[PDB]
RNA sequence: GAAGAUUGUAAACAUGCCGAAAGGCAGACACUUCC
Ligand code: NI4
Numbered sequence: 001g002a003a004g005a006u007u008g009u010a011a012a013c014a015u016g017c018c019g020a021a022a023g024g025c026a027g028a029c030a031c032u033u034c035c
Base pairs, nucleotide, nucleotide: 001034002033003032004031015026016025017024018023
Other pairs, nucleotide, nucleotide, family: 004011tWS005012tWH005030tWW007028tWH008013tWS009011tHS010032cWS014027tHS019021tHS019022tHS028029cHS
C1' cells in the first nucleotide's frame, strides 16, 4: 500500500449514545492477512 472496513470477519471490535431486550447510531488509537 491492498483487503478485513463507508464496518463482523480468516480472526479481531476500546468507548459513548438510543432500546426492557434483540437490535440500531457514532467511532480505526491500533491490529490481522497478502504484497
Ligand atoms: C480507539 C481513538 C479511536 C479509537 C483517539 C470505527 C471502529 C469500528 C468500526 C467502524 C469504525 C473502531 C473501533 C475501535 N476503536 C478503538 C477500539 N476499537 C475496537 O479499540 C479504539 C482509540 C482511540 N482515537 C486518539 O488516540 C482516535
An RNA structure, in which 35 nucleotides are resolved. It was solved by X-ray diffraction to 1.59 angstroms. Ions in the entry include magnesium, potassium and phosphate. Primary citation: Huang et al., Nat.Chem.Biol. (2024), "Structural basis of a small monomeric Clivia fluorogenic RNA with a large Stokes shift". It comes from the structure "A new fluorescent RNA aptamer bound with N". Keywords: Fluorescent RNA aptamer, RNA.